[PDB]
The PDB entry is titled "Cryo-EM structure of the 90S pre-ribosome (Kre33-Noc4) from Chaetomium thermophilum, state b". This is an experimental structure of RNA (35S ribosomal RNA, nucleotides 603 to 2374) from Chaetomium thermophilum, with 984 nucleotides shown. Released in 2019, the model rests on cryo-EM data to a resolution of 4.4 angstroms. Rfam match: Eukaryotic small subunit ribosomal RNA. The literature on the family includes a 2001 paper in Science by Yusupov et al., "Crystal structure of the ribosome at 5.5 A resolution". The organism belongs to Thermochaetoides, within Eukaryota. The 2019 paper behind the entry is "Thermophile 90S Pre-ribosome Structures Reveal the Reverse Order of Co-transcriptional 18S rRNA Subdomain Integration".
Context: one part of a larger RNA, bound to proteins that are not shown
RNA sequence: GC
RNA sequence: UAGUCAUAUGCUUGUCUCAAA
RNA sequence: UAAGCCAUGC
RNA sequence: GUCUAAGUAUAAGCAAU
RNA sequence: UACAGCGAAACUGCGAAUGGCUCAUUAAAUCAGUUAUCGUUUAUUUGAUAGUACCUUACU
RNA sequence: AUGGAUAACCGUGGUAAUUCUAGAGCUAAUACAUGC
RNA sequence: AAAAUCCCGACUUCGGAAGGGAUGUAUUUAUUAGA
RNA sequence: GCCCUUCGGGGC
RNA sequence: GGUGAUUCAUAAUAACUUCUCGAAUCGCACGGCCUUGCGCCGGCGAUGGUUCAUUCAAAUUUCUGCCCUAUCAACUUUCGACGGCUGGGUAUUGGCCAGCCGUGGUGACAACGGGUAA
RNA sequence: GGGUUAGGGCUCG
RNA sequence: GAGAAGGAGCCUGAGAAACGGCUACUACAUCCAAGGAAGG
RNA sequence: GCAGGCGCGCAAAUUACCCAAUCCCGACACGGGGAGGUAGUGACAAUAAAUACUGAUACAGGGCUCUUUCGGGUCUUGUAAUUGGAAUGAGUACAAUUUAAAUCCCUUAACGAGGAACAAUUGGAGGGCAAGUCUGGUGCCAGCAGCCGCGGUAAUUCCAGCUCCAAUAGCGUAUAUU
RNA sequence: GCUCGUAGUUGAACCU
RNA sequence: GAUUAAUAGGGACAGUCGGGGGCGUCAGUAUUCAAUUGUCAGAGGUGAAAUUCUUGGAUUUAUUGAAGACUAACAACUGCGAAAGCAUUCGCCAAGGAUGUUUUCAUUAAUCAGGAACG
RNA sequence: AUUAGGGAUCGGACGGCGUUUAUUUUUGACCCGUUCGGCACCUUACGAUAAAUCAAAA
RNA sequence: GGAGUAUGGUCGCAAGGCUGAA
RNA sequence: AAAUUGACGGAAGGGCACCACCAGGGGUGGAGCCUGCG
RNA sequence: CGCGCGCUACACUGACAGAGCCAGCGAGUACUCCCUUGGCCGAGAGGCCCGGG
RNA sequence: UAAACUCUGUCGUGCU
RNA sequence: GAGGAAUCCCUAGUAAGCGCAAGUCAUCAGCUUGCGUUGAUUACGUCCCUGCCCUUUGUACACACCGCCCGUCGCUACUACCGAU
RNA sequence: AGAGGAAGUA
RNA sequence: GGUCUCCGUAGGUGAACCUGCGGAG
Numbered sequence: 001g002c
Numbered sequence: 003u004a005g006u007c008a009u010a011u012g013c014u015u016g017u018c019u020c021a022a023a
Numbered sequence: 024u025a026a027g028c029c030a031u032g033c
Numbered sequence: 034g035u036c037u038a039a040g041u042a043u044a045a046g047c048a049a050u
Numbered sequence: 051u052a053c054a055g056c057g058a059a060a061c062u063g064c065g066a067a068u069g070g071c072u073c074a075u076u077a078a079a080u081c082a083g084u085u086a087u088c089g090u091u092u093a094u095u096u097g098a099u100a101g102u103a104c105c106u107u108a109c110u
Numbered sequence: 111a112u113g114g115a116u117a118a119c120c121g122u123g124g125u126a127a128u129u130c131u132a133g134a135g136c137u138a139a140u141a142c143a144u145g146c
Numbered sequence: 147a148a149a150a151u152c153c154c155g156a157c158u159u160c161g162g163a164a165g166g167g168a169u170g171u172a173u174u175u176a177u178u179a180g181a
Numbered sequence: 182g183c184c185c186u187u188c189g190g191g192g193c
Numbered sequence: 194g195g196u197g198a199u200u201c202a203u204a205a206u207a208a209c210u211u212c213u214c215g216a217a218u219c220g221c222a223c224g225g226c227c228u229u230g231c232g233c234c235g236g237c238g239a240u241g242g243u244u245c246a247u248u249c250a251a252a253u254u255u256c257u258g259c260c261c262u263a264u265c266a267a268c269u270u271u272c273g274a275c276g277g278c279u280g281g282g283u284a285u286u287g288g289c290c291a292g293c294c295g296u297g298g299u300g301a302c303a304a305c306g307g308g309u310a311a
Numbered sequence: 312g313g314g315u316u317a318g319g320g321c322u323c324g
Numbered sequence: 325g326a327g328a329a330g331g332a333g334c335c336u337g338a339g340a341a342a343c344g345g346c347u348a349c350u351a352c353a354u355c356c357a358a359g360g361a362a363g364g
Numbered sequence: 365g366c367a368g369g370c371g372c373g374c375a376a377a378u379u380a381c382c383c384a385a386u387c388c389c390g391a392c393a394c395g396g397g398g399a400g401g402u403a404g405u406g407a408c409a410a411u412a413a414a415u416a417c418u419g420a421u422a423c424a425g426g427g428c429u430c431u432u433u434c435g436g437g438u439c440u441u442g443u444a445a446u447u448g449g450a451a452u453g454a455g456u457a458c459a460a461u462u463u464a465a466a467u468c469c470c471u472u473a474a475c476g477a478g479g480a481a482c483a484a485u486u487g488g489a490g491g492g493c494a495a496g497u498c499u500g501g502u503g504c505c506a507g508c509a510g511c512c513g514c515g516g517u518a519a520u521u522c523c524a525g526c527u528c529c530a531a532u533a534g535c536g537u538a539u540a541u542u
Numbered sequence: 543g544c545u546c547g548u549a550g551u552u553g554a555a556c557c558u
Numbered sequence: 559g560a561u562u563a564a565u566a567g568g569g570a571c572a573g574u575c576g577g578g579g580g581c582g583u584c585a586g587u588a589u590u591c592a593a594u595u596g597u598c599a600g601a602g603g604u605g606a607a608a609u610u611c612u613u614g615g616a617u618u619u620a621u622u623g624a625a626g627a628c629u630a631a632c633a634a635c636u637g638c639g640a641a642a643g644c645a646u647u648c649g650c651c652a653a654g655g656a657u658g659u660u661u662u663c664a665u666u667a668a669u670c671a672g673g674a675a676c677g
Numbered sequence: 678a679u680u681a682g683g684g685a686u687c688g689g690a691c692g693g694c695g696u697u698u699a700u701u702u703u704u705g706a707c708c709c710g711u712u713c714g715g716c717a718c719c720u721u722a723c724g725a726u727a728a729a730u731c732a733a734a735a
Numbered sequence: 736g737g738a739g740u741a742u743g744g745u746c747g748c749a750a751g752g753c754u755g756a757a
Numbered sequence: 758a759a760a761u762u763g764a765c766g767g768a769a770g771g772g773c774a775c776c777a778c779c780a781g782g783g784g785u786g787g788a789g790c791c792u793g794c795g
Numbered sequence: 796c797g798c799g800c801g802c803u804a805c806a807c808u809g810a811c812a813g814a815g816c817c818a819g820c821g822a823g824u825a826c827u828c829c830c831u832u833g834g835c836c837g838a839g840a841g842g843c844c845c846g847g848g
Numbered sequence: 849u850a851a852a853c854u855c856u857g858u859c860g861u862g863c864u
Numbered sequence: 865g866a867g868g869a870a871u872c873c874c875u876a877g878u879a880a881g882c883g884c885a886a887g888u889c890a891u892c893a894g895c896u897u898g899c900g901u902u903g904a905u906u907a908c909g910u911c912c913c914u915g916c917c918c919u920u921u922g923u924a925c926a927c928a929c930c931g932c933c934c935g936u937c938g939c940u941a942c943u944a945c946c947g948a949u
Numbered sequence: 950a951g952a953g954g955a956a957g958u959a
Numbered sequence: 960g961g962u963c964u965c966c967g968u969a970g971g972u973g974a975a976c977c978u979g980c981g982g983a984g
C1' cells in the first nucleotide's frame, strides 16, 4: 500500500 | 478515472463587440 | 441531399 | 430602354407678342 | 406673325456579342509561356483625309 | 437648289379576341429617291 | 460659262507669265513603272 | 581609288 | 519610301460593274465689298462621306510543357491517312471541301489504348 | 492550373 | 466546356450560328361563344 | 424561365432599402443598371463585463480545525440588530449628429436601486419533522419515506426565506468513445 | 522365391 | 612348327571347415494312452464362471509298458546351404566353402530372350 | 555465439610405465594419455519468456 | 470462470372412469 | 381385516378415593343486584 | 324468560359513647368523583373565587 | 399511618 | 327475622370471618389477583356401600408361604361325513 | 375332481 | 492291574548298551  | 469542431437533446440569457448559420 | 408536391413573384 | 443649341412638331397639347 | 418656348405621340439612329441561371465535361486538343500574320475582318476612338470642269438636249 | 410615299393624326368598322387589325382621308425628314 | 482645275514652262524687271499637254473615287481582269 | 598640281590644293 | 526579304507601299494605261462616294443636312454667331444687290464673299460647331491609320476586338499559327498505366505494340489509311497539282467556298492561309495521281504517317526516345482523381 | 516571389496574401482561369 | 421542351431550316448586327427571334415536325398544355386563338 | 416553402403528422437565419459612393449602357451633364453597398436575426463559436460599495453604534460569545477522536489545537468572531453615508449603469431619453433616408457609434440635457426589489441558473451531496401513510417483528423497535395531516384559502406568514459543494452568463444527461 | 540355361550382347594384352 | 601365364579361368592333391544334404544308429526329456499301488473330496477352468471328470477314486504320489513329437539352458550384431531353411550321440554316402601347393588344356570368359530344377 | 565441464558411453585414429595372449614378433583382451563424433544425465543458465518447454522457446 | 445459495419464468411426468353418497 | 397372539365376561385376592362409608362443617338453591352461559 | 358463579339485606352476634393497642404487599415528572348558578380579572380563546348536587 | 380485638360506662327486643 | 327439597365442596396454617394494597400484553373492574390478621370442630380407621385401579403372565435367588381360577367361544392342525356338478 | 354345510380329536 | 534288581536267552551297532522272551530275589 485500499 | 479525464478529453472529442460529436451528435442528439434538457433547463437559463440582462450588457457589449462579433459571426457558424 | 434528393425524387416528387406546393403557391406566388417578375 | 434610349434627347441634345445643333433630325423630323399644325398633339384640333400648354403657353405668348 | 413660315418656324420660334415647353413639349405628350410618331418616324429616325443607338441598344440587348452581355448580367448572370441549368449540367454530360473537358488528360499539351484547350491552357500557359513563346512566335508569326510578308496569310485575316474590325461599329466605336482620335488623327488626318477627295484637282475631276466640259463632253451636240439649248434648255433649265 | 427636286421627288414621291406614308407613320403618328382624323374618321368608318369587324370579330370572342392578344403587339388581331380592314376600309377611307391627311403630312414631314439627317427615312428611301433622283441630281443643267 | 466660257469658264474650272491641274502638271509643264519660253521669256522673264521679285515682274508673272506667253502658250504646251491633260481631265476623280469604289469593283474586277491584263500590262507597264516601281528609279 | 584615279588623274592634274605651286605641295597650298583642283577635279572624276 | 520601307522591310532581312516580297508581284511590298505607291502610279498609270486598257476595259469592267445591273457598284458606290465625291454633303439637295441642323444649330449658333453674324462680319468685309459696297454691284445695297428676294447681293457676293465670311466664322464656330452637330450630322454625314472615301481611304489609311490607331484603339478596341476577333481569327488562325510556331517550340516547349500533360497525370498514371504495356493485363495497352501496333495504329492511322474505316468522313483522306500523308503529299503535290488544279478548282470551290472562307475575311484570309489551310484535304477545309470538290477533280488528278503519287505513297503513305506514327510508334518500344513510347505511337495507340485505358483510367478520371479537370 | 497560371502570374504577383523574405512570407502569406493578391490576381487570371 | 455544353444548353436554353426536343431534332431540322432561316432571319439582324461590326461582332451571335444570340437561344434573341420566325417555319415545319414531335410532345405537352391554356381560353373559347366551338368556327378560332396565344404559349412553354 | 429561376427563386421559394414542404418533402413524417413535430418545426429553428430578413419575403428589409437604396443606386448615396465605385463601376457599366444609351440622341445623352439629367435616364437606367439584379453589380455594389446600407440595414435586421444570433449561446454556433469567440470577445470585454453588472446584478453592489462603505462606515458608525448596539448586542451576543464561541467560531473553527484536525494524524491518533470519550483526545488534543488557536484566537476575536457572529447577529434575521439599529442606523448613517456616498456610488450609480440598465432601463427611460430631450436633442444634435449620422445617413440616399434611416439605424449603430460618438457626444449629450434630464429622469433613473433599499430587497417584498431594476427578482441568475444549472447540477450534485446531507441534515431536521406529523395527532399523517405504509412494509416487516417474540411490546417503545426498525425501515420506506412523507407536498396529503383535525380544521382552515383572505386561512396561514412557517427550516422564515436550512447547510455544504462545484461552474456561474451559463450548465447538465444519454450514446460513441479516446 | 532362388538357381541353371539358349538366341542376343560385350569379348584380355602381346606383333618394324 | 607351341607368346605373356591372367592381379578371370576350372580341375588335381593335402591339412581343414560346416546346427550343408540324404540315410541308418544312440540318447534326452516332456505329452498322451495302459497298468499297479497310497489315495480320498473335490478337481478343473475363469477376470468371475460354466462345460467336464469326479467313492468304480477323479486331481494327486510313485513305478513300469507303449506311442508320437521335438531337442531347452549353451544359442551368438555367429556358422552352413543359392532359397525355402539348418540345432541329441555315432556312423556312412557323395557333394560344397576357405587355405596352401615345387599342379595342369590356355580362351575356355561375362550377361541373360526361349526354356528347365527346387517352395 | 558458447554454455561447462565432469563423470562415464562407444566409433575410429594416435601414443605407452605396463600385464596376458606369447615358445618371441606381430596382433588381440585390461589400464592410461590425446583426438575428433554422437546418442544422453546433472549442475550452472548465457538468457529466456506465453507457461507447464529448456542447455533451447537462450 | 469454479463452487454453492436462493428468486421466479419455460418444458415433461404425475393428469385416462368395470363407475355411479351412506 | 388379520389372527397359534383374536372377542367378551364372571369368581376369589389386594390397593385406593371426600367423584366412597363414618364424623362434622360450609356454600348455592329463599328476597334483590348483576356479569356470564341457553 | 331459565340458569349458576359472586355481591348485599336480614337483631343480641345489640347500639351509642369514650379509652387503649399491632401488621404485609406498596413509589414512571405519577394519581384527580362529576357537571353546573353567580362574580373577578381577562377587545377575544381561559384562569380564579364562592356555593348546588 | 388496617379491619379487628380488649376495657369502661348509657339503653333494653322494638316491618326498628 | 340466616333461605326447603335438592345437590356440591372440604382433613393442619385445611373452613369461615375480617380488612389493606397492586392492577402485571393474554382474561379481570358489574371485578380479578395478591398479602397480612384472628384461627377452630370433626375424622385422620376402613375397603362393608358405590365405585375405580390391578392382581390369576412375564419382572432377581434367601431362610418363608402357597399350590395348576372359571366360562363362552374364535383362530390354526387332524379326522371322518353330507350331497349336488 | 369340488367349493361349501355341520361335528369331533390336537 | 507284575513295578525294581539280577540271571539265562534271540535280534539290533558293536565291549557296553537297547528291545523281545524265559527263570530267580
Stems, first nucleotide, its partner, number of pairs: 004542003008539006017412001019410001023405001027370003031367003034064002040061002046056002062391001071327003081258003086253002090251002096246003112143001114142001119135001122132001124131001144217001150169005157162001170214001172210001174208006182193004194201001216240001218239004224234003227230001260308003267299003274296002277294001278292004312323004329350002332347004352363001354361002378403001380402001382401001386399001387397003417449005422443004427438002430435001453482001455475002459471001485531006491523001498507003543676001545674002551668002554562002566665001567663003570659003574655002579651004585629003589625006596618001600611002637644002679735001683719002687715001688713006695707003699704001724731002763937005769919006777910002781874005788803003793798003805867001809859007830848001831846001833844004880902008940959004945954002949950001963984009
Other pairs, nucleotide, nucleotide, family: 014407tWH014533tWS018411cWW020409tWS021406tSS021408tHS022406tHS023377tHS026371tHS035064cWW036040cWH038220cSS039238tSS041138cSS042058tWH044057tHS049050cWS059118cSS060117cSS067337tHS074325cHS076311tHS077259tWS077260tWH077308tWH084255cWW085254cWW088196tHS089285cSS090284cSS092249cWW094248cWW095246cWW095247cWW099243cWW099244cWW100214tWS100242tHS102169tSS102215tSS103149tWS113142cWW114141cWW115139tWH116138tWH117137tWH118136tWH120134cWW121133cWH123131cWW124130cWW125127tHS127360tWS128361cWS139141cHH140240tWS143217tWH155164tHS156163tHS160161cWS171213cWW171214cWW173209cWW173212tWS180202tHS186189tWS187189cHS196198tHS223235cWS263304tWH265305cWW266300tWS266301tHS267304tWS268299cWW270274cHS273276cWH274297tSS275297cSS276294cWW277288cWH277293cWW282287tWH282289cWW308310tHS331348cWH336340tWH337339tHS351364cWW356359tWS377404cSS381401cWW381464tWS382400cWW383399tWH385400tWS402466tWS415484cWH426439cWW427439cWW429436cWW431432cWS454476tHS456475cWW457472cWW457473tWS458472tHS461469cWS463465tHS463466tHS484532tWS496510cWS503889tWS524525tSS543641cSS544640cSS544675cWW547672tHS548671tWH563664tWS564566cHS566666cWW573656cWW576653cWW577636cWW578652cWW583647cWW584646cWW588626cWW597617tWH597618cWW598615tWS599612tWS599615tHS604605tHS604606tHS634645tWW639642tHS641676tWS680732tHS680733tWW680735cWW681720cWW682719cWW683718cWW685717cWW686716cWS687714cWW694708tHS698704cWW699703tWW701702cSS722723cWS724733tHS726734cWS727728cWH749750cHS751752cWS752754cSS768920cWW773911tHS774911tWH775780cWW777913cWS780875cWW780906cSS786869tHS787804cWW807862cWH817851tWH818900cSS819884tWS819899cSS820885tWS820898cSS822825cWS823825tSS830847cWW832845cWH837840tHS850883cSS861862cSS876906cHH876907tWH877903tHS879903tHS882901cWW887892tSS887893tHS910912cHS942958cWW945953cWW947952cWW948951tHS961984tHS